The RNA, together with DNA, has 28 modelled nucleotides. The 2013 paper behind the entry is "Crystal structure of metagenome-derived LC11-RNase H1 in complex with RNA/DNA hybrid". Entry title: Crystal structure of LC11-RNase H1 in complex with RNA/DNA hybrid. Crystals were grown from: 0.2M ammonium acetate, 0.1M Tris, 25% PEG3350, pH 8.5, VAPOR DIFFUSION, SITTING DROP, temperature 293K. On the sample the depositors note: This sequence occurs naturally in bacteria.

[PDB]
Context: bound to proteins that are not shown
RNA sequence: CGACACCUGAUUCC
DNA sequence: GGAATCAGGTGTCG
Numbered sequence: 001c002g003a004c005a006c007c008u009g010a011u012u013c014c
Numbered sequence: 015g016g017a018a019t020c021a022g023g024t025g026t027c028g
Stems, first nucleotide, its partner, number of pairs: 001028014
Other pairs, nucleotide, nucleotide, family: none
């Protein structure tokens, strides 16, 4: 630097 | 029941 995955906070709503 | 607007980071590889 990148892939994929797991999520997590808050808000806006529908 | 759903999605969008915006951020935080970890678990494992290359």

The entry also contains Ribonuclease H, not shown here. Released in 2013, the model rests on X-ray crystallography data to a resolution of 2.3 A.